[PDB]
Context: bound to proteins that are not shown
RNA sequence: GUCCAGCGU
RNA sequence: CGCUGGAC
Numbered sequence: 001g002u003c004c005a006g007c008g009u
Numbered sequence: 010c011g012c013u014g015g016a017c
Base pairs, nucleotide, nucleotide: 001017002016003015004014005013006012007011008010
């Protein structure tokens, strides 16, 4: 860089 | 919207 997922609002 | 993990 790109893809998946997780926390807050 | 911001943060974070993971893959190549």
This is an experimental structure of RNA with a sequence from Escherichia coli, with 17 nucleotides shown. It comes from the structure "Structure of heptameric RdrA ring in RNA-loading state". The sample was in a buffer at pH 7.5. Keywords: Cryoelectron microscopy, adenosine triphosphatase, IMMUNE SYSTEM. Gao et al. published it in Cell in 2023: "Molecular basis of RADAR anti-phage supramolecular assemblies".